[PDB]
Context: one part of a larger RNA, bound to proteins that are not shown
RNA sequence: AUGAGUAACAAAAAAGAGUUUAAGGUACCUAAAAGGUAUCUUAGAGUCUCGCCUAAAGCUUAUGGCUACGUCAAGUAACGGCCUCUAAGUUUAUAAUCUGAAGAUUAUGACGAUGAGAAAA
RNA sequence: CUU
RNA sequence: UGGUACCAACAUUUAAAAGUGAAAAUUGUGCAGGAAGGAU
RNA sequence: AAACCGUACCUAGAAUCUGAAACAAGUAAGCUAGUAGAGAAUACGAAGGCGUGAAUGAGAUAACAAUCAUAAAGGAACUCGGCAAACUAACUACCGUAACUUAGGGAUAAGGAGAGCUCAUUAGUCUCGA
RNA sequence: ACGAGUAAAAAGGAAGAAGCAUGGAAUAUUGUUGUACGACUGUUUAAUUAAAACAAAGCACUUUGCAAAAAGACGAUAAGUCUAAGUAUUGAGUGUGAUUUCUGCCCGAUGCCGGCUGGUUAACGAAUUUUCUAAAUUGAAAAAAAAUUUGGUUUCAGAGGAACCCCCGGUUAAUGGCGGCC
RNA sequence: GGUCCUAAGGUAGCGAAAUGCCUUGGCCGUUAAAUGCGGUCUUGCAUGAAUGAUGUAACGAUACAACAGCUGUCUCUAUGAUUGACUCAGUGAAAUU
Numbered sequence: 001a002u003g004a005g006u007a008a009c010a011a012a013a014a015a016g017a018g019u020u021u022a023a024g025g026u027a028c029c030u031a032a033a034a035g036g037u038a039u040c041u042u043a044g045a046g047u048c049u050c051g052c053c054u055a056a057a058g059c060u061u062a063u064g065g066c067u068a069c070g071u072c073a074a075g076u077a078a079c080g081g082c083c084u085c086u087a088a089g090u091u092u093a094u095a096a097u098c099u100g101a102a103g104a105u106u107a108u109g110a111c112g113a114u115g116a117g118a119a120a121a
Numbered sequence: 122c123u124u
Numbered sequence: 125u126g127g128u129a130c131c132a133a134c135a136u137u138u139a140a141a142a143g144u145g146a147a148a149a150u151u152g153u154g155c156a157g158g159a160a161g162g163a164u
Numbered sequence: 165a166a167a168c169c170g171u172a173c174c175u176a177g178a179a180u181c182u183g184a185a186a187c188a189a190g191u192a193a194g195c196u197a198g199u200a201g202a203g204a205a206u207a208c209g210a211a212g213g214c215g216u217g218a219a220u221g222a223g224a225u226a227a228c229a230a231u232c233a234u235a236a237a238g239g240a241a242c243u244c245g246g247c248a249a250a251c252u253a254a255c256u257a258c259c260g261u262a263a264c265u266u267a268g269g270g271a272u273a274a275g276g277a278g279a280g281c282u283c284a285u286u287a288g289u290c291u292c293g294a
Numbered sequence: 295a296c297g298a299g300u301a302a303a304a305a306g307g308a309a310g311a312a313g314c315a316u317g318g319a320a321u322a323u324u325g326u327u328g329u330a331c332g333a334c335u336g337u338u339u340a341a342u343u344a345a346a347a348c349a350a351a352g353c354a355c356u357u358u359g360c361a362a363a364a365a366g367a368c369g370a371u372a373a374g375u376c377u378a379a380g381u382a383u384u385g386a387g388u389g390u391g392a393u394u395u396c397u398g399c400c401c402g403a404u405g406c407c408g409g410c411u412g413g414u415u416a417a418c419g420a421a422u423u424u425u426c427u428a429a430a431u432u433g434a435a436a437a438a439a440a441a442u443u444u445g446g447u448u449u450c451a452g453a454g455g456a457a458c459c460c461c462c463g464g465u466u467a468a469u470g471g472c473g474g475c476c
Numbered sequence: 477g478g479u480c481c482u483a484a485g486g487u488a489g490c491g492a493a494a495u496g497c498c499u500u501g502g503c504c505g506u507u508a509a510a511u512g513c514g515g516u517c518u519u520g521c522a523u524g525a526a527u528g529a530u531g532u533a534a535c536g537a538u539a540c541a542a543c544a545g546c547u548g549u550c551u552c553u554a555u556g557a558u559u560g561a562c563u564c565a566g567u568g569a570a571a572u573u
Base pairs, nucleotide, nucleotide: 001573008567009566015049016048017047019045020044021043022042023041024040025039026038027037028036029035050215051214052213053212058195059194060193061192064174065173067172074123075122079170080169081168083117084116085115089111090110091109093108094107095106096105097104098103133153134152135151137149138148155158181190182189198208199207220565221564222563223562228560229559230558231557232556233555234554235553237551238550241549246546255278256277258276259275264269266392281310282309283307285305286304289302290299291298292297293296312316324544325543326542327541328540329539330538331536332535336348337347352390353389354388355387356386357385366376367375368374395529396528398472399471400470403469404468405465406464407463408462409461412460413459418454426446427445428444429443430442431441432440473480474479475478476477489523490520501517502516503515504514505513506512
Other pairs, nucleotide, nucleotide, family: 002572cWW003571tHS004570tHH005006cHS005568tWS006569tWH007568tHS010559cSS011178tWH012231cWS012558cHS013177tHS013214tWS014050tWS014215cSS018046cWH052057tWS054209tWS054210tHS056196tWS056211tWH062175tWH073079tHS073171tWH075120tWS076121cWH082167tWS085161cSS086113tWH086160cSS088112tHS098372cSS099370cWS101370tHH104373tWS113115tHS115159cWS119123cSS124166cWW132154cWW136150cWW139146tWH155157tHS156158tSS165166cHS174176cWS183187tWS197209tHS201203tHS201205tHS206320cSS218220cSS227561tHS235548tWH236548cWH236552cWW239546tHS239547tHS239549cHS240246tWH240248cWW240547tWH243245tHS250546cSS254279cWW260274tHS261273tHS262271tHH263270tHS265268tWS266268cHS266532cWH269533tSS280311cWW284306tHS286287cHS288303cWW294295tHS300303cWH313315tHS333533tWS333534tWS334350tHS338345tWH350391tWS351391tHS353467tWS358364cSS358384cWW359381tSS359382tWH360380tWW360382tHH364378tHH365377tWS365385tSS369372tHS369373tHS390526cSS392532tWH394530cWW396525tWS397526cWH400483cSS401468tWH402470tHS403466tWH410461tHS414458tHS415456tHS417455tHS419452tWS419453tHS420452tHS421451tWS422450cWW423449cWW424448cWW425447cWW433439tHS434436tWS466469cWH471484tSS481485tWW482484tHS486487cHS486524tWS487525tWH488524tHS492499cWH496497cHS496498tWS507509tHS512541cSS525528cSS548551cWH548552cWS
C1' cells in the first nucleotide's frame, strides 16, 4: 500500500437554554491609525433548568504515584516518623562445635512492627 | 496546660 | 504479685435526666485454655 | 525550652493508584443528611460530586442483534433435558403441620389467616386544667 | 379526687368509607414425591470438568521403652533441628471413611517377623603352585641344555569361616486368592 | 446327588446395578404410546464383605424420574421501548493480500 475513510468512539445517568474572560482568524462600519458591531477557532469560567450517584460516582486519609513542587508543628486537646522495648524472623558480629571449600549448628549480642511506650488546657 |  | 491474676474470644455491667456509639474497666461463661520485652 | 523527616494534589463514573492504556476489572481506614424499617435490606435523596480531554455531536427509528415490556385461546404439545422465563416470595410473638427418625429432627413441612385509611373504646404511663 | 386530650407513645374491636385492587410502589424465585452416590459443614484442576473426586469425625493395623539418637523427617554430612520442654491413653506411618446391622474361607504364592551348636559362606585363611631372571651346586663337560637351593619378580591355590539365601514356623482391617465335570 | 482337583474354592448380603456384550432380559407399576424411572425374580459375559458389604434419619447450586402449579419453551407469533445497525459532521484501526 490493501482491507477503508470501513469497524470503533453504545458502564442503559441525560441533557436544554442564557452569560462571560483572554488570544487570534474573518466581514462590515471607517479609511487619521485605532476603535466599534457581529461571527468563528483555541483555551477557560459561571448562572437557571433537568437528570444520575448516594453505607457513592460524596468528604477525610493510606498502599501507591512519570500528576505538581512556597506542603510551615516540642508535646496533648486537635500527630505520625525519628527515639526506647520487643514478636515472627535475620545476621560477612563474638565464642564454641560440626564440616570436601562454600558453609551449617547452639549460645550470646545486634538488628528487626503488622504490637507496646510517662504526663498535658 | 504538660515535661 | 499471678484469680491477691490476666487483657484472647463471647456475654454482661459501668461516665447517673434519658437514649445511642466508643474507650477502659467489672463480673461471668465455654473449651480450643488464649505474646514478648522494656519500663513510666 | 524544644533538632531532624513527613504534611501539595489523585482515591478510581469522569484526567493521577494495579491491570502494557485516558481500560465497564481490582485495592486499606474513618465519616458517610433525613424519611421509613429489625436492619448497613428495599425505595426516595440534603449536601457534595457528576452527567468524560470533540475519546464525539446531530439526525433517522428498515431488516437483524442485544437488553427488556405486554399478550387472545391452549399450557411443556418445545427440547437431549422445563435450558430460559413465569408462578411463588417478605412480615406476625397467628392457626395448623404427614411418613419416617440416630428422638435432635423432618419443620419456616404441607396448608390456611391477617395487613393500608377512618373510627367506637382506654387499666396504667404522658400532657392540660382544676 | 375529678374533667379533658393522640397537635402523645401504645392498645383496640364481628365498627365504618372508597376503589378493579388496601404483603397498595421497591426489596426476599414454586411446592410435593421416588431413587443412585457421598453421612454431614467443608476442599479442589487461579483462567473449559465443584463432582460421585479430596478431606473429615469414627474405625482398624503396623511401628516407637526415651541410658544420652524413642521412632519418623531433614542434614554435598555431620554437629544439630522439628518431634517435644511430649513418654505406649505419646508420636509416626498405612488403609477405611459418622452411626444401625455386619465384616466369612485360604498363610500355598509375594512381603514382613521369628527361629537350628544346620547348610551355604566374600573377606580372612590351614594346606598348595607357577613364570622370568641373578648367583651357587649338581649335571653336562660335544655345537647344549636341564634339574635343585636361595634372592628378587610373577602366578596358581582353598579345610575352616558372616548376613542375604536354603530350611522350619507365624501373620489377612498385610500385597493378594476365593474351581470344574456329570 | 456323584466324582476330579486346589492353600482355599465367593460365605452373609446385594443383584440388568455408576458393574450387563447378548439386551429395549422377564414380570408389575407409571405414559393414549416407556430403550426411561420405581418395585421384583435371577444362570452375576465381568457383585461381594475396612481397593469394605448392606439399610434408614439428616444434609446436597451432585445425577435421574414423576406430579401439581406456572409460564411466548412451543402451537405461532405480534406489537411496543432503549442501545447499535442506516445518514450527515469530527477522529480514525485490524486480521488479510
An RNA structure from Neurospora crassa OR74A, in which 573 nucleotides are resolved. The depositors describe the entry as "The structure of the large subunit of the mitoribosome from Neurospora crassa". The sample was in a buffer at pH 7.5. Among the 44 different proteins in the entry, which are not shown, are KOW domain-containing protein, Mitochondrial ribosomal protein L43 and Mitochondrial ribosomal protein subunit L23. Itoh et al. published it in Nat Commun in 2020: "Analysis of translating mitoribosome reveals functional characteristics of translation in mitochondria of fungi". An Rfam search finds the family "Bacterial large subunit ribosomal RNA" in it. Released in 2020, the model rests on cryo-electron microscopy data to a resolution of 2.74 angstroms. Taxonomically the source falls in Neurospora crassa (Eukaryota, Pezizomycotina, Sordariomycetidae, Sordariales).